[PDB]
Context: bound to proteins that are not shown
RNA sequence: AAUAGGUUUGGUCCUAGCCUUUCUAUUAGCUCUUAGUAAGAUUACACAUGCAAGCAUCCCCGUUCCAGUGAGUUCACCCUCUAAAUCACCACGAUCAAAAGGGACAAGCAUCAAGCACGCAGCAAUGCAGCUCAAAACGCUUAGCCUAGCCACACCCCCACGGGAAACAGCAGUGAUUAACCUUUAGCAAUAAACGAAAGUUUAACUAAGCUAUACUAACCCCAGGGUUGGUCAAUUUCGUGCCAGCCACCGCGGUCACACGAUUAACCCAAGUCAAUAGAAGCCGGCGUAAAGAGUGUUUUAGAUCACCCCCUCCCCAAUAAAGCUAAAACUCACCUGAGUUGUAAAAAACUCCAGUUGACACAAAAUAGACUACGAAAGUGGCUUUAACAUAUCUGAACACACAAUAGCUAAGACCCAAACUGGGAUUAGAUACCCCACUAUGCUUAGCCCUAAACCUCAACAGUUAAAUCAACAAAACUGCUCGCCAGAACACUACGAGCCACAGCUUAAAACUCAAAGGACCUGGCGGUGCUUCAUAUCCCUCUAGAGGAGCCUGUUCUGUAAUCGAUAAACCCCGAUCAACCUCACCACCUCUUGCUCAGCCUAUAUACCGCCAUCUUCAGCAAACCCUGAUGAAGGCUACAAAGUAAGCGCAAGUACCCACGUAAAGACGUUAGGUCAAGGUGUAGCCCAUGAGGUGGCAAGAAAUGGGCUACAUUUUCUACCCCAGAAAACUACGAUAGCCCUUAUGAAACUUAAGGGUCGAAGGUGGAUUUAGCAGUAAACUGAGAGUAGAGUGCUUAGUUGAACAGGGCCCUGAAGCGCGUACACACCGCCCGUCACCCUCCUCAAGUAUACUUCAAAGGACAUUUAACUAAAACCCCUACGCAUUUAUAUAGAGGAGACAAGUCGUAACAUGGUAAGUGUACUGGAAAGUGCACUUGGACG
Numbered sequence: 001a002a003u004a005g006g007u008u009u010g011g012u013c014c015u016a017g018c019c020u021u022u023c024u025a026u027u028a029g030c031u032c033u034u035a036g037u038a039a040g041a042u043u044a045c046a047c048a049u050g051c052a053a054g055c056a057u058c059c060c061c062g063u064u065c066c067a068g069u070g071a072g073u074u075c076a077c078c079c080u081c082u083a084a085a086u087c088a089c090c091a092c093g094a095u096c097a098a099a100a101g102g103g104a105c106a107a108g109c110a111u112c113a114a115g116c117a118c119g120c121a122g123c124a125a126u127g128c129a130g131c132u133c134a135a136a137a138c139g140c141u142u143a144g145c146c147u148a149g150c151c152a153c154a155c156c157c158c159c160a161c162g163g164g165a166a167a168c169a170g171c172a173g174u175g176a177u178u179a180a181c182c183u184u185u186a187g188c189a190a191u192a193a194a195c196g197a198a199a200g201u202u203u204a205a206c207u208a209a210g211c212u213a214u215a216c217u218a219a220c221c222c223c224a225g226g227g228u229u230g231g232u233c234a235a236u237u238u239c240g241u242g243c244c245a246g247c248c249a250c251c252g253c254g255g256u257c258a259c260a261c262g263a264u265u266a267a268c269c270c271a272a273g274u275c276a277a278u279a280g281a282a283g284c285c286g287g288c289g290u291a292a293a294g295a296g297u298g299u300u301u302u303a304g305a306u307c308a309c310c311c312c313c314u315c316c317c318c319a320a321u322a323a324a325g326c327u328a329a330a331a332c333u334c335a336c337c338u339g340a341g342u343u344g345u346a347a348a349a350a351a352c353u354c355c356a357g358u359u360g361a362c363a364c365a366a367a368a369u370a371g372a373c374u375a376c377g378a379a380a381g382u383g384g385c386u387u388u389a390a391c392a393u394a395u396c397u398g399a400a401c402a403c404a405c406a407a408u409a410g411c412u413a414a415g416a417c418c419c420a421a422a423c424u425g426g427g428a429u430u431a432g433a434u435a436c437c438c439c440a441c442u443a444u445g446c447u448u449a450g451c452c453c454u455a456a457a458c459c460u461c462a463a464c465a466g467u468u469a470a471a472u473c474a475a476c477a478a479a480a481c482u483g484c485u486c487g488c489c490a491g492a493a494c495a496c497u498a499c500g501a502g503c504c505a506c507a508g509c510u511u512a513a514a515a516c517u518c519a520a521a522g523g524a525c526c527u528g529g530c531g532g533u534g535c536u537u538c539a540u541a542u543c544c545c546u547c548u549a550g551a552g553g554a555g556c557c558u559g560u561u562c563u564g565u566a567a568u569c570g571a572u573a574a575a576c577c578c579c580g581a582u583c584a585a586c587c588u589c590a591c592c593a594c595c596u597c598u599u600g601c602u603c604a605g606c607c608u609a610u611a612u613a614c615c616g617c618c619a620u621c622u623u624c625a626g627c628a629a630a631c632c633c634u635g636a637u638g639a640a641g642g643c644u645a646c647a648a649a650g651u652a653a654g655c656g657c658a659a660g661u662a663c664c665c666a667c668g669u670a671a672a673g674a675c676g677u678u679a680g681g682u683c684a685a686g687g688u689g690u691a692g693c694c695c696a697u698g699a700g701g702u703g704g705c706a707a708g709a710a711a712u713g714g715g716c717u718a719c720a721u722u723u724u725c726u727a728c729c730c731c732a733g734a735a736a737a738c739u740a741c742g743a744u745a746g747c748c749c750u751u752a753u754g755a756a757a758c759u760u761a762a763g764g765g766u767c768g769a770a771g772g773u774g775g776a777u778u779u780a781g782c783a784g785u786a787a788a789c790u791g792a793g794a795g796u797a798g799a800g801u802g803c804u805u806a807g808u809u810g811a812a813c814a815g816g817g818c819c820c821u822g823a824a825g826c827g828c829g830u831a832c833a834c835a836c837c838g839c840c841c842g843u844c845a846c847c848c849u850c851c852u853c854a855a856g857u858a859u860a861c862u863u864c865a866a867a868g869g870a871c872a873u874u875u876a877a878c879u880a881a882a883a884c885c886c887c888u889a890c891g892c893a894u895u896u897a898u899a900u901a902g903a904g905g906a907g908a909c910a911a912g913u914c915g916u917a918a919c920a921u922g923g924u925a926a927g928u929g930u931a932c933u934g935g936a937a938a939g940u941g942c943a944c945u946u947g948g949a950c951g
Stems, first nucleotide, its partner, number of pairs: 002021001004020004010526005022281006029274002033219006039212002043176001045175003049172003054061001068153003077103004082097001085095003106142004114132002118130001119128003144150002155164003183209001185208003191205001192203004225270005230251003238263003246253002286489003289476002294486001296405004303397003321389006327367001333361003337357003341352002373383001375382002410451006419445002424440004458947001462485001464483005491518002500511004527833002529830003533827007543817003547781005554717008562708002569580002591704007605693002608691003614687002616682003619678001621676001626655002630651002632642003661670003719774001723735004741771001746766007787809007836922001838919001841915002844912001848907006856900005863893001864891001867888003874882002925946009
Other pairs, nucleotide, nucleotide, family: 001002cHS006231cSS008015tWH008521cWH009011tHS012638cSS013474cSS014291tWS015521tWW016520tHS017519tWS020233tHS028275cWS029226cWS031213tWW031272tWS042177cWW044069cHS044153tWS048173tHS048184tWW051204tHS053062tWS053065tWH054194tSS057058cHS067154cWW068169cSS071152tWS073144tWS076150cSS081099tWW082098tWS083097tHS084096tWW091093cSS110137tWH111499cWW112138cWW113133tWS113134tWS113136tHS114137tWS119130tSS122124tHS122125tHS160161cHS160162tWS165167tWS168172cWH171204cSS172184cSS178180tHS182210cWS187189cHS188203tHS188205tWH189207cWS190206tWS196198tHS196199tHS213272cHS220222tHS224225cHS224271tWS226274tSS228235tWS234268cSS235267cSS236265cWW237264cWW241244cWS241258tWH242256tHS244254tHS245254tHS245258cWW248250tHS248251tHS252260tWS275276cHS284490tWW287293tWS291292cHH292489cSS295487tWS296379cSS297378cSS300399tWH301398tHS302398tHS306308cWH319382cWS320381tSS320390tWS327328cHS328366cWW329365cWW330363tWH331418cSS332362cWW336358cWW341355tSS343350tWW344349tHS345347tHS347428tWS349427cSS349438tWS365418tWS377380tHS379405tWS406453tWS407454tWH408929tSS409452tWS409930tSS409941cSS421443tHS422442tWH422940cSS423441cWW430432tHS456927tHS456945cSS456947tWS463484cWW467469cWS474523tWS475524tSS491520tWS494515tWS495514tHH497513tWH498512tHS499512cHS515850cSS525639tWS528835tSS530920tWS532923cWH539818tWH541812tWH542544cHS543820cWS547812cSS552776tHS553718cWW553771cSS554770cSS557578tHS559577cSS562709tWS565567tHS566592cSS567704tSS568684tWW571576cSS572576cWS578801cHS584587tHS584588cWS584589tWS585754tWS585797tWH590684cWS598695tHS598696tWH604694tHS604696tWW610683tWS611615cWH613683tWH613688tWS616685tHS620677cWW622675cWW624673tHS624674tWH625656tWS625673tWS626674tWS628653cWW629652cWW632649tWS683688tWS696698tHS708709cHS715801cSS719771tSS719772tSS720723cSS720737tHH720740tWS721736tWS740772cWW742768tWS742770tHS744801tHS745767tWS753757tWH753797cSS754756tHS757760tWH757798tWS782813tWW783812tHH784785cHS784810tWS785811tWH786810tHS794802cWW795800tHS796798tHS829920cSS831918tWS839918cWW840917cWW843913cWW846910cWW854901tWS861895cWW862894cWW864890tWW876880tWS920923cWH934936tHS934937tHS
């Protein structure tokens, strides 16, 4: 490839390979009833045995055919000419058909490009030097073909005198071998062939049978199998398994609900088959800015084209090229004078001090401004001045290689040398080395004479001619096309590689594969994420500073952790940690030990597992403003997009915000706060899906745990003089450091509650400790707030320093910024999409697959002869015959392949190790060519490219 389909991405479009569906053949698995017919070793390997050619009055004729095979391979076809043969005999013919002559005639490779005598003339002698070839010679490799059939071969040495040697590629049959596997049947009755004058004879040709689902046709009372069932692609129930076992043609499946595995059930397709493997059938009028592809440049040849006559249009100038000469600015050097420093950096050092400044003298180097120009040249390139020479073609196209050119780098030789500069040395930075920076200096950049022949040599646009109407058009770039020609391309990677060949090239260039491997690779664009991304504006009790009071240090209270214990559970970064609890001495209770009950308070029960099955109620961003529908329009009806108010495609509704409401206002505070995010919290509020327990994982009783080596969160009280005590509720008196401040702790005793109190609470007594205002760090607050102080309530029999809540007194600061934190708007880039904790590249003595090179060494295989030199007529002849027999080659040669040391690659493989090189300005833009340094990683030099950025 077709009416197509599947498969690259987060997504779209495009390109592209691979695969699927169709139809045959062979082989394998499993399966298989009959009849008729067709067809039927894998092997030019070796073959036991039988048969396959006779006929016939002797001569002859036939066995040169038929039958077989496919090793080799343009002897097969046409024309011309003309043997043998048939036409009894001759046809001076016809038919048939050799040799010879002419023409025609497979595939792949051009990395087989040159062959090496391959021509012509002449009666001859001999002369000329030609003949084939990119329109494919010569050569290598592959193959029977153009199928009424034909060609070739017949054990091998192409041949078959000779030699090796002893022949089924005749039939049947066998051995070996291969994935491949027919009977050691009959008959000459038919047809064909041979022979015969003939009746006839012979024939493994052939005919009729045997064997085999390979095929076709028909049938089957009875008897169906094979494959498949995620998508492509018709068709799966229940279990098992749990990234294991396994499966797939492609994409893929398999980690606890697997329609993809295995079993099973059912279904689907075909059916005496089914369909696993293999092979074949179906192929390039399509493209070449970015996907593979316009090769750095020009010319021309044999030719092709119609763009050549008609018929008209850009000649001249600017930075073409070559040569010679020339020099304005700057430098270097030298001299005088003057100064003591100059140079250099992130900061310095080193270096220089015949240093630096002024002035003058002074180039084989390089060419401000013009140039905002866009010229010249084939391209490469070319921008100081002058002069000379000078810029092909009156149709176009035309080469990796012919011819001539070709930046930068580089080579060889000889010069110049201001400056620059790989390399190198020194200084510095660095843990250190290299680099980045500094100093010095070289190859090199220059000249000359030769080479080398590369570039992101790119407008990434082949030359010429034509058109602007059609469809404008995949996308982007650079509006879309037509004619014509040359060049080039046909998945990725291997691979700017290997081998071959050529080359002044020798670590080089040009041309340029295959094997193994993969299902992609790739181009353009969109979205997201991200950027050691740009700019801009930001947070208002906030990111930082600023303001006030705190935490972090002490004791105590309380939570958690840890440890302990026979002895719960849950929360547990923000968004847990006085959290479920507005509350545990028993109870509560779900825990532990012991004992007890069994249709059990319940038409039972389970605080058993799963919050990753859920409802319910919530945390969180939210101290947000967005979310989800119905339409409409733009982009060619692609992924996508939809705003401009002097308005340009958006809109009628819903949810949230808003509004409104509560509280003392319209302020503030509450309340509210969608969708979505964290499989966030809760199965132990209750309920409940699923799974599990039912003499126990359920129910009841008794007693018991609930601690502290510690660590940590929150809070309370303090450390005092703005304080402590008393009176008072603000005009007081004392206290005021070891008898002060300070425990709500410890110990002791009372009282309250309770059945129960070393335990809970209150009070009293005693006791008088740490603490002397707290590092890093950290919390809260914008006003009636913070801070301080006072009361009440929920819940209990009682119980918090906790929680909820009312009130009193009542401040300070509110500005300035953007490292960190996060936010928004407008951009830029993107090879990431598992989304930068990304991805990819290089590296490494693990591995398998494949390939290349290669020392010598044998090993077979191919080639020659497709050649050269000698030989000389005798006997016989009243019909006529007899004699006739040559020898040289092959190798220490040549061709191809193989095997064996060693050396090196590419790819996959699950990796990791090392480096952080690319992708964001990828951390110091990337890349091309070339050179040097380095073990490498890389670094640097020079020119070039933008496929980077840039007022």